[PDB]
Context: bound to proteins that are not shown
RNA sequence: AAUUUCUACUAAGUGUAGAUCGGUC
Numbered sequence: 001a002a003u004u005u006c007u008a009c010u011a012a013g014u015g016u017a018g019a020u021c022g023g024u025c
Stems, first nucleotide, its partner, number of pairs: 005019005
């Protein structure tokens, strides 16, 4: 401590594992 967005992460190096719809109050 990176994300459409959320949670834990680092998971072999600009990401890894799951979940995720609606427009409302």
An RNA structure, in which 25 nucleotides are resolved. The reconstruction used 508,000 particles. The entry also contains LbCas12a and AcrVA4, not shown here. Entry title: Structure of LbCas12a-crRNA complex bound to AcrVA4 (form A complex). Ions in the entry include magnesium. The entry is indexed under CRISPR-Cas, anti-CRISPR, RNA BINDING PROTEIN, RNA BINDING PROTEIN-RNA complex. The work is reported in "Structural insight into multistage inhibition of CRISPR-Cas12a by AcrVA4" (Peng et al., Proc.Natl.Acad.Sci.USA, 2019).